Source information
Shown are 49 nucleotides from a PDB entry: RNA. Crystallisation conditions: 2 M Ammonium sulfate, 5% 2-propanol. The depositors describe the entry as "Structure of Beetroot dimer bound to DFAME".

[PDB]
RNA sequence: GCGCCGGUUAGGCAGAGGUGGGUGGUGUGGAGGAGUAUCUGUCCGGCGC
Ligand code: X5R
Repeated sequence: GCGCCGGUUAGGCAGAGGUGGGUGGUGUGGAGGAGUAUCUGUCCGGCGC
C1' cells in the first nucleotide's frame, strides 16, 4: 500500500434524507418506502496479504 473485521473512552467522528420527512422517533414502531435500513469518507484498535 490493499482488503478484512471490530469500537470502554468522544461507549469513535463528520457528511449524506425515501416526491414522506429527520424539529415525529435512530428507532422496546420496523411492521409500509434507499429495512438485513444505513451508506460514503475518516479516526482508532486488531488482523491478514
Ligand atoms: C440518510 C442525515 C442525512 C441523510 C441520512 C441512523 C440508520 C440510518 C439510516 C439512513 C440515511 C441522516 C441520514 C439513509 C438508510 F442527511 F441522519 N439514514 N438511511 O441509523 O440506520 O442527516 O440513507